[PDB]
Context: bound to proteins that are not shown
RNA sequence: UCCGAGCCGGUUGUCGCGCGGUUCAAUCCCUGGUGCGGGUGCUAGU
RNA sequence: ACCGGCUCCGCACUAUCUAUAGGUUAUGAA
DNA sequence: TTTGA
DNA sequence: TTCATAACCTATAGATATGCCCGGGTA
DNA sequence: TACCCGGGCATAT
Numbered sequence: 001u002c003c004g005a006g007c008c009g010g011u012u013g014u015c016g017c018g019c020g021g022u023u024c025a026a027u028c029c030c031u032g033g034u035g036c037g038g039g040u041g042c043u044a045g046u
Numbered sequence: 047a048c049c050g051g052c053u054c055c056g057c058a059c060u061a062u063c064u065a066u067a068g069g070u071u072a073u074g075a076a
Numbered sequence: 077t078t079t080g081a
Numbered sequence: 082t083t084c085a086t087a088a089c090c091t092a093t094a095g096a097t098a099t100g101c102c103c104g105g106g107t108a
Numbered sequence: 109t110a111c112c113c114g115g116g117c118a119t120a121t
Stems, first nucleotide, its partner, number of pairs: 002016001004024006010017001031061009041052003045048002062096015097120012
Other pairs, nucleotide, nucleotide, family: 065092tWW
C1' cells in the first nucleotide's frame, strides 16, 4: 500500500534515483497469435 | 501498378482447462 | 540465488 | 504470532458411455 | 396378465 514500456543525460553496459527531458500504451467492451487472398473503410505522392 | 501500416471478411495452423492443497499478497479482525 | 527484517 | 474472504504461483489428478432392472401406466 | 417406456442404478483397468 503505491506503481507502464521505450529513448536521451547526471552516467560510465548503475538504482524501488517519490532524478531531469521526450514518444505511445493500456484503464470501460474483449479467447490470442500466425500465413494466404477480398472489400474496399482509413492512411502517401504519382 | 509502385505497397508499407491499421480495420473487417473467410481459407487453415497453433494456444490445457477444472477442483483442491501449500507459500505469498490485498483487505477485514486479533 | 533473492530481497527483504 | 492466529483466523476469515479474494488473487498469484506451483503441483496432482481427472477430464463419459452402455447396459440391467423396476415400477407406473396402458392394452 | 403382460408389454412398453422413462428413469434409477451399476461399472468400465
Overview: Solved structure of RNA from Spizellomyces punctatus, together with DNA, 121 nucleotides shown. Method: electron microscopy, resolution 3.22 angstroms. The entry became public in 2024. The work is reported in "Structural insights into the diversity and DNA cleavage mechanism of Fanzor" (Xu et al., Cell, 2024). The entry also models magnesium and zinc ions. Entry title: Spizellomyces punctatus Fanzor (SpuFz) State 5.